[PDB]
RNA sequence: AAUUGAAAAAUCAAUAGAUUUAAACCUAGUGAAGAGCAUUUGAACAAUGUGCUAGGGUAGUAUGGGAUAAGUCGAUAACUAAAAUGAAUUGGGAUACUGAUUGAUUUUAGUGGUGGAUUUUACAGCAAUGUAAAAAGGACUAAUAGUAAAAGCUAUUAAUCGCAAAGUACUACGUGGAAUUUGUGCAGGUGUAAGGUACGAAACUUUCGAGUGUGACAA
RNA sequence: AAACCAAGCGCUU
RNA sequence: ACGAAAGAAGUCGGUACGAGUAGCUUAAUGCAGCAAUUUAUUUACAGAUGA
RNA sequence: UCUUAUGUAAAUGCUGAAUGUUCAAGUGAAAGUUAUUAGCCAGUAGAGCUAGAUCAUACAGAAAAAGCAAAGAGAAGCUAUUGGGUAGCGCCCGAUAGUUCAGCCUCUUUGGGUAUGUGACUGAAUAACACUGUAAACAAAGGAAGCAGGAAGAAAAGCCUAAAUCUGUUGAUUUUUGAG
Numbered sequence: 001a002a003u004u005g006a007a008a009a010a011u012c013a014a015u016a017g018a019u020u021u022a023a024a025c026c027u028a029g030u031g032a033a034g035a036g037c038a039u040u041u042g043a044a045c046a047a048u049g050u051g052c053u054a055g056g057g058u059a060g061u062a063u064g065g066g067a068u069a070a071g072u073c074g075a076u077a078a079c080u081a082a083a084a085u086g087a088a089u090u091g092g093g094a095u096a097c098u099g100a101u102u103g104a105u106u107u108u109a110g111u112g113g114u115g116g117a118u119u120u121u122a123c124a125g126c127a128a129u130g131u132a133a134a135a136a137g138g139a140c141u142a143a144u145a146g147u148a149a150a151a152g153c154u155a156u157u158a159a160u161c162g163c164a165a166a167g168u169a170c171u172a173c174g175u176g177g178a179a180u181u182u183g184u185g186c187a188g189g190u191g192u193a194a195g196g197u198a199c200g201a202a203a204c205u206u207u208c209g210a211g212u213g214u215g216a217c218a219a
Numbered sequence: 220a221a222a223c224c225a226a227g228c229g230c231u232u
Numbered sequence: 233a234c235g236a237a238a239g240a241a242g243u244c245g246g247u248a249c250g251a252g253u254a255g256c257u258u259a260a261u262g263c264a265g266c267a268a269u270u271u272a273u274u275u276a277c278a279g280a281u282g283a
Numbered sequence: 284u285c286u287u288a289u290g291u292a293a294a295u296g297c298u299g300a301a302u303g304u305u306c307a308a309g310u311g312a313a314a315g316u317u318a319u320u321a322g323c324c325a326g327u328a329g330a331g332c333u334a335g336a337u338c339a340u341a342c343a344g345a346a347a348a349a350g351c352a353a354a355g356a357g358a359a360g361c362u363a364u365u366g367g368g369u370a371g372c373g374c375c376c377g378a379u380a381g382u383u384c385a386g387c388c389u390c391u392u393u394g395g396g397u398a399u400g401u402g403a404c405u406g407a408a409u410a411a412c413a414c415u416g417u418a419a420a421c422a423a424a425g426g427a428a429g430c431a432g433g434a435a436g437a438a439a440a441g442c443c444u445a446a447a448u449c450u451g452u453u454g455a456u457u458u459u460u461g462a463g
Stems, first nucleotide, its partner, number of pairs: 003463002007459008016450007025056005036050004057173001059171003071163001073162003078111008087102006113140002118135007141158007174430002180424005188415005195405003198247001199245003204239006210231005248316002255310004260305001273294006282285002318337002320334004324329001338400004351394007359383010433443001
């Protein structure tokens, strides 16, 4: 010198103990009065109150500035409407014409759930936060249609992509858990010879006609 | 004045 | 002038016996009085009026 | 002698109504029923009670008598109508019907067993469906007061989260001597 039980110094993580400490979005200041602000004054200092003060972040409201195809938000599709322009049937008219259905063109209008949401990752920052992407052709909910009807199940529609705000002025932000609202129904009380399968009846809905009433242009 | 004639709609169990 | 079908969910129901039972409706059977109040029929008696 | 209005009597037929009967025909219920009948109970309203009445299954012997109950008949009796035997009261019997049975006797019949039986099928009936109430508890939304004590009732301090610092321990790495 390969390796090893153990000790010293340091680091890492974890378990316990002990003394300090905790500012209503984040960082820093002070930790119950020093900044700060308002009052008195022509003005300083003094004096009076008052727990906050300085920066940053997020959201909202007025403001006119300016970049924008684009807050009259724009660009494009899709759906639903409406006319107007054609047409073609199918009828009615003596004829000019006109009725019903369907399609196409042109134009006009409306629509766009939770969600400008949430969660995870990447990056910037001490941090609140900001940006990008993904979960997502997804989930939930609503409406319509179908399953002929209740629940329930399936389909369709709630498009996509982009921009947008810089500069100033004013206001807000968290935590905590008392009401209350809704659902789940034990005791108790009431009823019934309960509940389960079949069967019947009435009521209800659809389809198919008839009759009546209304309504009949035209001949 | 009356009658025929296809709509459309309601009503009636 | 309403008439029959068809049907998911829901409601009601001893659905069997009582019991094809009681009662009720319709017709005949049946009861008593009107039938003689101009022409439903027949018979008998009285009896106008006319010849 | 003919004709005839009219008046009276008789029978059938027509007409109308309803009750009664009958059968015809149809419509056609209701109460009730915990295997079916007959009684009792509204100070037990019932899968009550009773009989041991009736039927079926497990199954199965109160024996057979006394004796009993109940049903029916006879014995016996009150009231009442009619007829016969009898010259007559009385007495007896025939058709008898409201029948009596409190009690005795005779005949016929049954009976003295334990269970079973829920609705068309099944199935509970101390159960379970519907209705109401929905206590407590749970869950979701909502947000009062207060907040330098971060948080939860508070008065001199405690409990819970969070940060810093120290010490210790356990496990790993770096360097070290001594030993295998």
An RNA from Enterococcus faecalis JH1: 463 nucleotides with solved positions. The reconstruction used 364,347 particles. Released in 2025, the model rests on electron microscopy data to a resolution of 3.25 A. Rfam match: ROOL RNA. The PDB entry is titled "ROOLefa-monomer-alone". Primary citation: Ling et al., Nature (2025), "Cryo-EM structure of a natural RNA nanocage". The entry is indexed under natural RNA nanocage, cryo-EM, drug delivery, RNA.